This is an experimental structure of RNA (23S ribosomal RNA, nucleotides 526 to 1261) from Escherichia coli K-12, with 730 nucleotides shown. The source organism's lineage runs through Bacteria, Pseudomonadati, Enterobacterales, Enterobacteriaceae and Escherichia coli. Method: cryo-EM, resolution 2.1 angstroms. The entry became public in 2023. The entry also models magnesium and zinc ions. The reconstruction used 580,425 particles. Entry title: Cryo-EM structure of the E.coli 50S ribosomal subunit in complex with the antibiotic Myxovalargin A. The work is reported in "The Myxobacterial Antibiotic Myxovalargin: Biosynthesis, Structural Revision, Total Synthesis, and Molecular Characterization of Ribosomal Inhibition" (Koller et al., J.Am.Chem.Soc., 2023). Rfam match: Bacterial large subunit ribosomal RNA. The literature on the family includes a 2002 paper in BMC Bioinformatics by Cannone et al., "The comparative RNA web (CRW) site: an online database of comparative sequence and structure information for ribosomal, intron, and other RNAs".
[PDB]
Context: one part of a larger RNA, bound to proteins that are not shown
RNA sequence: ACAAGCAGUGGGAGCACGCUUAGGCGUGUGACUGCGUACCUUUUGUAUAAUGGGUCAGCGACUUAUAUUCUGUAGCAAGGUUAACCGAAUAGGGGAGCCGAAGGGAAACCGAGUCUUAACUGGGCGUUAAGUUGCAGGGUAUAGACCCGAAACCCGGUGAUCUAGCCAUGGGCAGGUUGAAGGUUGGGUAACACUAACUGGAGGACCGAACCGACUAAUGUUGAAAAAUUAGCGGAUGACUUGUGGCUGGGGGUGAAAGGCCAAUCAAACCGGGAGAUAGCUGGUUCUCCCCGAAAGCUAUUUAGGUAGCGCCUCGUGAAUUCAUCUCCGGGGGUAGAGCACUGUUUCGGCAAGGGGGUC
RNA sequence: ACUUACCAACCCGAUGCAAACUGCGAAUACCGGAGAAUGUUAUCACGGGAGACACACGGCGGGUGCUAACGUCCGUCGUGAAGAGGGAAACAACCCAGACCGCCAGCUAAGGUCCCAAAGUCAUGGUUAAGUGGGAAACGAUGUGGGAAGGCCCAGACAGCCAGGAUGUUGGCUUAGAAGCAGCCAUCAUUUAAAGAAAGCGUAAUAGCUCACUGGUCGAGUCGGCCUGCGCGGAAGAUGUAACGGGGCUAAACCAUGCACCGAAGCUGCGGCAGCGACGCUUAUGCGUUGUUGGGUAGGGGAGCGUUCUGUAAGCCUGCGAAGGUGUGCUGUGAGGCAUGCUGGAGGUAUCAGAAGUGCGAAUGCUGAC
Numbered sequence: 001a002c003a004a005g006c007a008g009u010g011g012g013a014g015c016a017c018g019c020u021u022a023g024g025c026g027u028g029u030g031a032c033u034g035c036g037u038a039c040c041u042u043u044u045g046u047a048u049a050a051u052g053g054g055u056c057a058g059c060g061a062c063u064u065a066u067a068u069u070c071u072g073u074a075g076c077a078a079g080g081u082u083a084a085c086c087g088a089a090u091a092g093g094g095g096a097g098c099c100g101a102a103g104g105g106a107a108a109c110c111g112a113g114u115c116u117u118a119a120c121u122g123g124g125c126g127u128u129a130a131g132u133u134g135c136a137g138g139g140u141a142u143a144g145a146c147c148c149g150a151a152a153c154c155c156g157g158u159g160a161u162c163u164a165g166c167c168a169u170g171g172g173c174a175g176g177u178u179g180a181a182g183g184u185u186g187g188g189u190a191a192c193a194c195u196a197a198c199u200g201g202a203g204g205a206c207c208g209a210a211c212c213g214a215c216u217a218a219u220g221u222u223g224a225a226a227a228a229u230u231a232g233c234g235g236a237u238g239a240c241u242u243g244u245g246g247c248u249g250g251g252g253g254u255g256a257a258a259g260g261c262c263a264a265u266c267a268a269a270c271c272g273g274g275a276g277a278u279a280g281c282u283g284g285u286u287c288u289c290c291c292c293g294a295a296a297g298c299u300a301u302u303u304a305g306g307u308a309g310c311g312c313c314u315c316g317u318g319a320a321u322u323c324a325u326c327u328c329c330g331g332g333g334g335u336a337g338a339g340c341a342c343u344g345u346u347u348c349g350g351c352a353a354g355g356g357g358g359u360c
Numbered sequence: 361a362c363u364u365a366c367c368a369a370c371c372c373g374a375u376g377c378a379a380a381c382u383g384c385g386a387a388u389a390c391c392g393g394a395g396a397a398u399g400u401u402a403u404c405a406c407g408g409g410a411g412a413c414a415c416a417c418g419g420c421g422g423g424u425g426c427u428a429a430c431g432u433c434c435g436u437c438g439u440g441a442a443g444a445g446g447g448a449a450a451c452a453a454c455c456c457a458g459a460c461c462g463c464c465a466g467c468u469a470a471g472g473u474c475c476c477a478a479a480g481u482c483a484u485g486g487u488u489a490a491g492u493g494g495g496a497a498a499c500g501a502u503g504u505g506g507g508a509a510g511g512c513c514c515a516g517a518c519a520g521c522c523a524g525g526a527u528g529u530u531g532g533c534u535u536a537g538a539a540g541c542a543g544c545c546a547u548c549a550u551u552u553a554a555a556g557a558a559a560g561c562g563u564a565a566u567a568g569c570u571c572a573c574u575g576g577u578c579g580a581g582u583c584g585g586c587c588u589g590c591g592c593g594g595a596a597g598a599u600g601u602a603a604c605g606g607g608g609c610u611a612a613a614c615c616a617u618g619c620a621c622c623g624a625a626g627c628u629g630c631g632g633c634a635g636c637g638a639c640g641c642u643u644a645u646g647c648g649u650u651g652u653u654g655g656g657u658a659g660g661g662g663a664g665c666g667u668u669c670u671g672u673a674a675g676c677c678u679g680c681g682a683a684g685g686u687g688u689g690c691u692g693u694g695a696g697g698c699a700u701g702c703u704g705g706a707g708g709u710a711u712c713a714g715a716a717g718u719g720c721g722a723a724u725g726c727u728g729a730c
Base pairs, nucleotide, nucleotide: 008035009034010033011032014029015028016027017026018025039052041050054730055729056728057727058726059725064143065142066141067140068139069138070137071136072135073134074133075132076131079099080098081097085093086092103110104109113125114124115123116122146284147283149281153274154273155272156271157270158269164248165247166246167245168244169243170242171241172240173238175207176206177205178203182199183198184197185196186195187194211235212234213233215232216231217230218229219228250266252262253261254260287664288663289662290661291660292659297310298309299308300307301306312411313409314408315407316406317405318404319403322402323399324398325397326395327394328393329392330391331390337384338382339381343378344377345376347374348373349372350371354367355366356364357363358362415440416439417438418437419436420435421434422433423432424431445456446455447454460632461631462630463629465628466627467626471622472621473620474607475606476605480619482618483617484616485615486614487613493609499593500592503590504589505588506587507586511582520577521576522575523574524573526550527549528548531545532544533543556571559570560569561568633654634653635652636651637650638649665719667716668715669714670713671712675709676708677707684703685702686701687700688699689698690697691696
Other pairs, nucleotide, nucleotide, family: 012030cWS012031tHS013030tHS023024cHS038053cWW039722tWS040051cWW043045tHS044452tWS060720tWS060723tHS061284tSS061720tWH062285cHS063145tWS077130tWS078100tWS080132tSS082096tWH084094tHS087088tHS087091tHS102111tSS104114tSS105107tHS105108tHS112126tWS117119tHS143145tHS148282cWW150278tWH151277tWH152275tWW159250tWH159263tHS160163tWS160248tWH160253cWS164254tSS173209cWS174208tHS179201tSS179202tHS180201tHS181200tHS188193tHS189191tHS210236tHS214215cHS220225tWS223225tHS224228cWS249262tSS250269tHS251268tHS255258tWS283723cSS288694cSS293658tHS294657tWH295412tSS295442tHH296441tWS298413cHS308413tWH314660tSS320401tWW332389cWW333388cWW334335cHS334385tWS335386tWH336385tHS340378tWH342381cWS346375cWW351370cWW352369tHS353368tHS400636cWS400652cHS401403tWS411658cSS416453tHS417453tSS425428tHS425429tHS440452cSS443458cWH444458tHS444625tWS445624cSS446470tSS456469cSS459655cWS468624tWH470623tHS472479tWS478622cSS481612cWH488490cHS488611tWW489610tWS490610tWW491492cHS492611tWH494608tWW497595tHH498594tHS501591cWW508585cWW510511cHS510512tWS510582cWW513580tWS516579tWS516580tHS517579tHS519578tWS524554tSS525572tHS527550cWW528529cWW529557cWH531557tHS534542tWS535537tHS537539tHS537564tSS539565cHS540560cWH540569tWH541561cWH541568tWH547557tSS551555tWW552554tHS553574cSS555572tWS558559cHS561569cWW562567tWS562568cWS563565tHS600601cHS600602cHS604607tWH608612tWS611613cHS640646cWW640647cWW641645cWW641646cWW642643cSS642645cWS656657cHS664695tSS666718cWS672711cWW673710tHH678706tWS681704tWS681705tSS681706tHS682705tHS682707tSS683704tHS
C1' cells in the first nucleotide's frame, strides 16, 4: 500500500511519552486541507528544455610600497615642518630643503596691481577669504595592482633507442614455371644474310610459402589492442628485405612530395627561462542592520557589446519665495481642422481662340 | 481662303484632393509677470564618490512595412526593469494598488456573489431559443422585438374558388420551315370588363398550352419601403473533449434601474521599532510631546557583529576540569551573546586600545574523504 508535481508553509485530528490532579501544557510524529514551478549567473525578459555545482571537510579573490588630491581628527599658527646624518638612540641635535603668507605678463619687467593698446569710457586675470605637519579614511598615478584562464613571440639547452634519408659491415628469399642473347651441328650463300635441331639459362619475367606490405568486408569503438582480430588481398632476385653501429637538429633536418616524418607530439619538436607576456573577452568575488536611490539618452570616437564630457544617483557646503501646482494678466505661433486666391493635381458644363484633317 | 463628327488654351460657373500647397486657423504645450494656499528646499551654484551609455511592453501622434509581425525607427506619458499584494483560469510590461514589524479585529478598490470557491439561486421591467452567450467577413433569408410613414380595403380588400383572353397577320427579314416564342428588324391598329406582332413550356418549323389582362362567390389586410434591438446561415486540420478554467446553466445569458454583501500587504483600529523635521524643557540630553517618513538592482552615505595576533596581563579564570566536540535552556532588531548536562584532558583570557593571510555555495575552482 485509491493516491499525482520544488516536498515547504498556514490550519489541523489521532497516537506515543513526560508533566500537571487534568487544565486545549511540553516533546516526537503528522491523516486530511488552502497556498506554493530550487539556487547562482546572465539578461528587455528565466520554473525554464540557457550557464554552473554529485556531496562533505579544509583552502581559495580589492593587497602592498611610494607619490598626489579631498574629508575627518590632533598639534602649532603668519607661520608650519625637518631629510640624510649625529646620537648616552622612539629623547635630544641637524632647518639642507619643502609648503604658505601676491599677483599679472610669452618674456624683459612692473607690483595691490598688472597685461592688452598710440590710449582706454574699457576689458581679462588678481587684491579684498590661514596655512602647515602628523594620524585615520575616500579617489587618482606608477608598479602583476581584485583572482583565475589563451592562441602566440623571443632566449639557452635536450633529443635520429620511433620515423625520413644516407654511410660502413653482416644476414634472408620453401617449392614450381617460362625459355632472351650466346654456343654447337646440319641446310643455305661466291661470302654474308638466312634457316632447322640441340644446347644454353636472361628477366625492376610468371604462379606461390617464409618475409615485407595494407585493397574490401564484418567484429571491436568505457576494446584482448591509444590502430588490432578474422576471412579474403598486393609484392615476393629487387628502385627488395633485415640485424648491428654511425651521420644530418628546429625557420633547422630529411622528404620517389602527403605539409609527410623528426620518440603515441608537428603550417615550425621537446625541456627550462623572459613570465604573474597581453586578454576593451567569459567566469567568480565570502558577516549584519539603517537612509537615499539611477541609467540603458545626447555629443565624439579605426567607434559601434569599449571609453570620454554632459544628462540622471549619492554625500557635503553655501545661497535667494529659489522651485512646483492653480487663478488672473502679457506673448509668439501655423499643427489638428478647414479651405482652394497661390503652387500642383481633378471632373462636368458654358464661351471659344487656335491647332490637326480635307478643299486646294 | 471656306469648312471641320477631331482636339482645344484663356475666361466664366459648379465639384473634389495635398508631408515637401495656404488669402484662414484651434485645443494643448511653451516663455514671461503678479497673487494665495500647500509642500521636511522640493530650486540653483561649488566640491568628494559613482554607476550607466544592449532597454521592454502598453496608451496616444507619426515614418518605414502589407494602417503584417511579441517587426523596425523617432516624439510623449505609464508600468517592468529596480515592486511585492488583489483581479485578468494559468499570464514581467494590462486593471486596482506602492509591502517598517506584529494581531484568529473592522471598511473598501479593481473584480465579483448556483457548485468547485468568499459573497444575491436579490428586486423590478424588457430581449434572446441560437448553449447565441462561450471565435470569424462580403453577402444571403416570410427568424423574432420596437418605431415613424404609406399604396390598398364593406363602391367587399388580400389568398383561394368560378369566367373570358380575339382579328388584320405566318408583320417582315430569316431559314428547307419562323408562324408571338434559333435569331434579327419593324414593332402597330381594331372588339370589349379585358387581351401582348406575346414570358415560358413547347413544335423540324406550324400547332397546342398557360401567363399579362379583366368579371361573379366569401367576409376582413398584404407585401416591400424605411429606421432600429437581439438572433440564423456563410464556418474545413492534424496526440484527446480542447474557441465558458470545469461542472453545469434557458438564466447561473444579455439590456436597463436599484439596494445589499464578498473582496488587497490600500485605508482604519490596537501594540511595537527606526529615520528626519519643528517644540517645550532640559544642556553631554531624554521624556511627555509634536508632524511626517521607512518596496528597491547598479551605486553612494551611516552604524555594527565575530575571528587570529600585540599591549593592559608575573593581572584574572582553570585538574573542585581549559580549548576543541556534542545536546539543552534563556536572550537581542540582526551579524550574535550567555548559562549549563555529557565528551575532553591542558590550557584560556575580561575591559579599553592597536594590527590584519578577518567571514565562502557556486569560479567545467584546488586537495582529501565518501